Context: one part of a larger RNA, bound to proteins that are not shown
RNA sequence: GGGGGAGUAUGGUCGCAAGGCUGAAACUUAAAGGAAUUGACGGAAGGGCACCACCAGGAGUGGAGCCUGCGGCUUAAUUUGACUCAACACGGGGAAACUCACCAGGUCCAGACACAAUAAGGAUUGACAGAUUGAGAGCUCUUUCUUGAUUUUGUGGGUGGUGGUGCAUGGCCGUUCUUAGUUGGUGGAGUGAUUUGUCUGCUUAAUUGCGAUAACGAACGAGACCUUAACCUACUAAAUAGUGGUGCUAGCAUUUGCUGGUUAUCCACUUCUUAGAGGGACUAUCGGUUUCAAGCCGAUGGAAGUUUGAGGCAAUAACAGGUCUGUGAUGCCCUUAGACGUUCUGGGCCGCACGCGCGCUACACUGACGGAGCCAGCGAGUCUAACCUUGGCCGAGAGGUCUUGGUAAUCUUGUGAAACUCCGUCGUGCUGGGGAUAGAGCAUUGUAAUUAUUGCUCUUCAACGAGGAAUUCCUAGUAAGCGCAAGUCAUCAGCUUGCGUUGAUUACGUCCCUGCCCUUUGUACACACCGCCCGUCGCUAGUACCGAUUGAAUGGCUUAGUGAGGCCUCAGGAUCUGCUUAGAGAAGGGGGCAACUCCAUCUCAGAGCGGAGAAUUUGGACAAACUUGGUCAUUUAGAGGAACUAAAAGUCGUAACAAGGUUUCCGUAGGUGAACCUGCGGAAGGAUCAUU
Numbered sequence: 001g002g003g004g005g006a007g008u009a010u011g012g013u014c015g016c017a018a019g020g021c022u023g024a025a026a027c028u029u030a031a032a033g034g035a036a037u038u039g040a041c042g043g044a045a046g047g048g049c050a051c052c053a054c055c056a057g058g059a060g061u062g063g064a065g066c067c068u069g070c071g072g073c074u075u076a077a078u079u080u081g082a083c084u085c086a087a088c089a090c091g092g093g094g095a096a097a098c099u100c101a102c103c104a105g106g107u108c109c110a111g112a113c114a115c116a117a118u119a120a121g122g123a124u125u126g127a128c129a130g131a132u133u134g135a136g137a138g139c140u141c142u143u144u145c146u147u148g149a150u151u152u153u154g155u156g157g158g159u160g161g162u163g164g165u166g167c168a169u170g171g172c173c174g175u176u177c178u179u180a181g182u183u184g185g186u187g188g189a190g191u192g193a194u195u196u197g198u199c200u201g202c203u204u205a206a207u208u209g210c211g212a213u214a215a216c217g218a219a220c221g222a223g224a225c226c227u228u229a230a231c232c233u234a235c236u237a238a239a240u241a242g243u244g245g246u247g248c249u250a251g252c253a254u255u256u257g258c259u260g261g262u263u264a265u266c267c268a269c270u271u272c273u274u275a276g277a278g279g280g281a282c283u284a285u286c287g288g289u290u291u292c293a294a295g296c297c298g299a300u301g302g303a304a305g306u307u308u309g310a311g312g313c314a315a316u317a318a319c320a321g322g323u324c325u326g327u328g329a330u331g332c333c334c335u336u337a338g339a340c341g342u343u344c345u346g347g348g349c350c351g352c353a354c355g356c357g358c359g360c361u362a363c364a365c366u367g368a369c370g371g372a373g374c375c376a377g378c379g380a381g382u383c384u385a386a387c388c389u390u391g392g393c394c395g396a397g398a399g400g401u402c403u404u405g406g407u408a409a410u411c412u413u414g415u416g417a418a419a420c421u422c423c424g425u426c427g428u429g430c431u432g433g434g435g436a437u438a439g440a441g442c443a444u445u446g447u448a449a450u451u452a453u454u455g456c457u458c459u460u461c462a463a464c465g466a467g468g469a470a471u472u473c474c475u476a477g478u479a480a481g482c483g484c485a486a487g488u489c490a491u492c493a494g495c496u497u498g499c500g501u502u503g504a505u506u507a508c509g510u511c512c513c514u515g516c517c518c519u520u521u522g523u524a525c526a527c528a529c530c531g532c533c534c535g536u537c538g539c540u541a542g543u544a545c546c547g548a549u550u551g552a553a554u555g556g557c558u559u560a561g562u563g564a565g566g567c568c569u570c571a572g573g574a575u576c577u578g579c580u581u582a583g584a585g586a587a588g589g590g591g592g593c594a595a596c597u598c599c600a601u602c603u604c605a606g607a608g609c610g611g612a613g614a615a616u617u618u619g620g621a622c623a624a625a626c627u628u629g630g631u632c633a634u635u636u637a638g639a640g641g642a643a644c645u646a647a648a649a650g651u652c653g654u655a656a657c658a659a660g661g662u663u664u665c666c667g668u669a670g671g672u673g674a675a676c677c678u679g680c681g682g683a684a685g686g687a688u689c690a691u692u
Base pairs, nucleotide, nucleotide: 002029003028004027011022012021013020014019039525040523041522042521044520045519046518047517048516049515050514053510054509057474058473059472060471061470064361065360066359068357069356070355071354073351080091081090094492102347103346104345105344114155116153126145127144130141161333163332169329171323172322173321174319181220182219183218185216186215187196188195189194199211201210202209225312226311227310244267245266248261249260251258252257282305286298287297289295363467368425369424370423372421373420380412381411388405391402433464438460439458440457441456442455443454480502481501482500483499484498485497486496487495529660531657534653535652537650540646541645542644543643545641546640549637555631565622567620568619571616575612578609589599591596663684664683665682666681667680668679669678670677671676
Other pairs, nucleotide, nucleotide, family: 002031tWS005006cHS005026tHS006025tHH007008cHS007023tWS008024tWH009011cHS009022tWH015017tHS015018tHS026543cSS036193tWS038526cWH039528tSS041658tWS044659cHS050511tWH055475tWH057505cWS062469tHS063362cWW064463cSS066494tWS067089tHS069088cSS069090tHS072351tWW073078tWS074077tWH077347tSS078351tHS079093tWW082087cSS089494cHS093349tWS094095tHS096446tWS096449cSS108342cWH111112tSS114115cHS115116cHS115117cWH124150tWS128129tHS133137tWS138143tWW144145cHS164331tWW166170cWH168324tWH168330cWS175317cWH177221cWS180181cHS180222tHS181207tHS181315tWS184198tWH184217cWH185197tHS187214tWS190192tHS197215cHS199200cWS202294tWS203209cWW204208cWW209294cSS232234cHS232275tHS232276tWH236276cWS237238cSS243244cHS243269cWW250259tWH281304tWS285299cWH290293tHS290294tHS301305tWH302305tWH324330tWS335339cWS362433cSS364367cSS364431tWH365427tWS365429cWH367426cWS375419tWH376417cWH376418tWH376500cHS377417cWH377484tWS377499cSS378415cHH379413tWW381408tWS392402tWS393400tWH398443tSS408411tHS418483cSS427428cHS431432tSS434462tHS435437tHS444453cWH445449tWH477503tWS478504tWW479503tHS489492tHS506507cWS522658cSS524656tWS524657cHS532656cWW533655cWS535674cSS536651cWW539647cWW547639tHS548638tHS552632tWH554636cWW560626cWW563625cHS564623tHS566621cWW572615tHS573574cSS573614tHS574613tWS607608cSS632635tHS652673tWS653674tWS658661cWH688690tHS
């Protein structure tokens, strides 16, 4: 001698007490526990990093109006997926209308090999109109006509679905590698999970290397690789670009410019947006710092120097991440002639008490308006074509006339644009910062816009006056200002993608600013701290404990009482053997009947004496005839009290597990709602095996 109940006594014993020692059971559990390993985590340590982190800050958002996208409801739909990063101008998601799923609405449907029959009893289509079908969409319907061979429903294979399941899947895309991680073979260590390799130190916008080295040799990732800017001036250019001399016109000098150009004579033609062949920039060299080791840092240099700038590509595990609504990529759905399929008309994320996210324009003199000067770069544009608004459409925002127009440098566009920038208009006001919100009208795309399609002209100021807590992005020609092409597009998008114009404060940074990487360390964690986990309290259930009640009514014996019956014994004496004592003129008995004979019934003897023996407690001994003390085989009540266990989607906190945020634990004492706190001493099972 599994965990708990529980070191909890119905008990005993010691102690003044506090308590010590001894010490269960019921009940309940599938584990509890030990030592490692790997990871995760730590308000643990040492290093290294990141503006999706901070520091010096910049522009801001949050504050206003508006545009988008989300979150209930209208007993009629407001289709839907996505709930931190890793959703919320995302679904490439502007909706005249379709897109479309949602709602209201005659509702027409493509069987594969049974045919269960009105199958030439002709099983069937295209159509007038009628309260109900806008219609050269009557499906049958007092009226069925020109071709006609899908037959129609119990019912066992179907050809569809933006129906549902992304907790059934494929593929694709989203955290960390926006940053340096991952893994074999062989060898080594361990029983093993595993570990070493893949590691102290040295620098990392790098598991990058230098290197101690039980490892060696490798693979993936990083790098390398691929894309741009830009000097080759020679087999990279057409007059598709300045042309070096054509031809002359518009100004001054008769002396030396500033621009336009018919179209295949060209002539010693190519250094700017055009990108092949030895090209180029490798830490040049040098200066210093480091076991001079890879390498921080400076000095002239060259289209450019921390790998040149930027991007693409980008590992191994993973996520119940997202997508079944991309897919004709995929099981199930009272599915195959009233349906979720297929469409047609009208409605609608295009609806408002409200909250949130991404955004646009402002709050003005560095600024609004009026002139005027004009300067980029990505890029697009034409068949059953009217798209790319070039000029000669008077027209005049918009678009009908005509298209003279390039296998899109010579056409939009030598992008000929917004921003910006001489000079002037108001001057600081809710003002010329005001179409935010209404009304009125003018146009084009659209068999169709009323909940402005969009553009255009006119009236009034509406909130808004450096916007609270909070919060985001950012290290160079970035931020920020500005606008343009492309995706969407039926004209016209506040979004995206690209871009290009003007161009700010620190860059010797830190880890305290939230998170990554590596290592060491603790763990009671393991999809792993959004973990685990403790106790009071409340509701149920169960079990056992304490407990006034002097019922534990039952269950062995009294040194108490009372004595049934046997047995022994002291006695007692009903009951019968000689039935022998001179009775008994009813039995003969020797004699001449006045009691002379070991003789008589059935009446009996005071002959002691020779004998058994029932009833009758007349004492003992064995042992038994009672509302009464003691003990008990879970052994059965009980107001109330106090625990334990479980269940449980309960309340309060957070005590322990990381230094668990006051290290934990032990003994003891006190205190406190509860875990627990505090004093004193101890332990390390500690968070220190360590100091001169």

An RNA structure (chain 2 18S rRNA (1799-MER), nucleotides 1108 to 1799) from Saccharomyces cerevisiae S288C, in which 692 nucleotides are resolved. The sample was in a buffer at pH 7.5. An Rfam search finds the family "Eukaryotic small subunit ribosomal RNA" in it. Rfam links the family to the GO terms structural constituent of ribosome and ribosome. The family has 90 seed sequences and 75,755 matches in Rfam 15.1. Keywords: 80S ribosome, RIBOSOME. The structure was determined by cryo-EM at 2.3 angstroms resolution and released in 2025. The entry has 76 different proteins, among them Small ribosomal subunit protein uS5, Small ribosomal subunit protein eS30A and Large ribosomal subunit protein eL34A. The PDB entry is titled "pre-frameshift complex of yeast 80S ribosome with eRF1 and mRNA of WNV".